[PDB]
RNA sequence: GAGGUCGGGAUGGAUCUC
Numbered sequence: 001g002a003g004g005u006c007g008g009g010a011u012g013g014a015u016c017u018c
Stems, first nucleotide, its partner, number of pairs: 001018005
C1' cells in the first nucleotide's frame, strides 16, 4: 500500500494474508 471481516456500547478497536 492492497485484500478479507470480527465484537457490541459509549467517545473511540483489532486481527489474518501479500
Molecule: GUANOSINE-5'-MONOPHOSPHATE